Description: The PDB entry is titled "Structure of Mango II aptamer bound to T01-6A-B". Shown are 36 nucleotides from a PDB entry: RNA (Mango II). Lu et al. published it in Nucleic Acids Res. in 2024: "Symmetry breaking of fluorophore binding to a G-quadruplex generates an RNA aptamer with picomolar KD". Ions in the entry include potassium. Crystals were grown from: HEPES sodium, polyethylene glycol 400, and ammonium acetate.
RNA sequence: GCGUACGAAGGAGAGGAGAGGAAGAGGAGAGUACGC
Ligand code: VKI
Numbered sequence: 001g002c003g004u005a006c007g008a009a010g011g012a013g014a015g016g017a018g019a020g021g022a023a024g025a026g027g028a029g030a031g032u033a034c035g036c
Stems, first nucleotide, its partner, number of pairs: 001036006
Other pairs, nucleotide, nucleotide, family: 007009tHS007030tHS010014tHS010015cWH010026cWH010027cWH011016cWH011027cWH013018cWH013029cWH015020cWH016020cWH016021cWH018024cWH020025tHS020026cWH021027cWH023028tWS024029cWH
C1' cells in the first nucleotide's frame, strides 16, 4: 500500500491545491485483527 473482517467512522486525493468547510459550517481522516 492492497484485500478482508468488525466498527457510525473516507480519498496523502477513489471528487475539489478547495468550482465547499484552511487545525474545517462534518472527519488531525477513531481504531483493531487477519492475509498478501
Ligand atoms: C487530516 C488530510 C489530507 C489533503 C491534498 C492534496 C489537494 C486537503 C486535516 C485535519 C485537520 C484540519 C484540516 C485537514 C481541522 C487532514 C488528514 C489528512 C487533512 C489533506 C489536499 C491536494 C488537497 C487540504 C490528506 C490525507 C490523512 N488535502 N487541507 N490525510 O483542520 O487542502 S492532501